[PDB]
Context: bound to proteins that are not shown
DNA sequence: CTTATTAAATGACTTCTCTAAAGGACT
DNA sequence: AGTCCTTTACT
């Protein structure tokens, strides 16, 4: 540490495996800020 | 920890197409 | 009357 692209690679101008693309929309989550509240903190 | 609002982000999910040839408009 | 971009066909 090479890739249609991704991961881990050296597997020697690459190795093994994976790989449904473009457009479009929508939803869910995280983290932060803030407001009002709960409980045997976090 | 909850119920909310804004922002920024990543991710995952359901739609459509994956055509040749007819047909019409500008020329 | 030829070129070539737009609709067309169904389910």
């Nucleotide at each position: 540490a090479a890739u249609u692209u991704c991961u881990a690679c050296u597997g020697u101008u690459g190795u093994a495996g994976a790989u449904g693309a473009g457009a479009a929309g929508u939803c869910a989550u995280u983290u932060a800020a803030u407001a009002a509240g709960g409980c045997c903190g976090u």
Background:
The PDB entry is titled "Crystal structure of FnCas12a in complex with pre-crRNA and 18nt target DNA". Shown are 80 nucleotides from a PDB entry: RNA with a sequence from Francisella tularensis subsp. novicida U112, together with DNA. Ions in the entry include magnesium. The structure was determined by X-ray crystallography at 3.45 angstroms resolution and released in 2025. Keywords: CRISPR, Cas12a, crRNA, Complex, RNA BINDING PROTEIN. Crystals were grown from: 0.05 M MES, pH 6.0, 0.15 M Sodium formate, 17% PEG 3350. It was solved together with CRISPR-associated endonuclease Cas12a.